RNA sequence: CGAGGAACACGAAGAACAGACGAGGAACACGAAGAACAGA
DNA sequence: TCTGTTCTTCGTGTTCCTCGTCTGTTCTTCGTGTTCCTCG
Numbered sequence: 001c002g003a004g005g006a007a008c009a010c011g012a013a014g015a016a017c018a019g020a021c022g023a024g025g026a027a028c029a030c031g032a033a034g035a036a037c038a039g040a
Numbered sequence: 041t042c043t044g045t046t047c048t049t050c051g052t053g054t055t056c057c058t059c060g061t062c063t064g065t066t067c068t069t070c071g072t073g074t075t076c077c078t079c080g
Base pairs, nucleotide, nucleotide: 001080002079003078004077005076006075007074008073009072010071011070012069013068014067015066016065017064018063019062020061021060022059023058024057025056026055027054028053029052030051031050032049033048034047035046036045037044038043039042040041
Other pairs, nucleotide, nucleotide, family: 030052cWW
C1' cells in the first nucleotide's frame, strides 16, 4: 500500500419502547329535538 | 305541567378493542470514517 475483527458514527434495512394526532363502535351521570298508557 | 317507562337523531368526559401517521430512544446488519491486531 488494498481489505477485514474489536468500541463509537454519514446514510439505509429488520425490530421494539415512550408520547401525541385522528378514524370506527361499546358502556356509563347529565343536556337539546318529536311522541304515547296511567297517575297527581 | 311533570313522573314510572319506551321508540329515535346530536354532545358534555373516561375506558376497552383495532388501525395509519409523526417525533425521540435502544439492539443487530450493510456501501464506509478514528486507534490496535491480522491477511499478500
Released in 2022, the model rests on cryo-electron microscopy data to a resolution of 4.4 angstrom. This is an experimental structure of RNA from Arabidopsis, together with DNA, with 80 nucleotides shown. The reconstruction used 64,305 particles. NCBI's taxonomy places the organism under Eukaryota, Spermatophyta, Magnoliopsida, Brassicales, Camelineae. Protein in the same entry: S9.6 Fab HC and S9.6 Fab LC. Keywords: RNA:DNA hybrid, S9.6 fab, DNA-RNA HYBRID. Entry title: Cryo-EM Structure of R-loop monoclonal antibody S9.6 in recognizing RNA:DNA hybrids.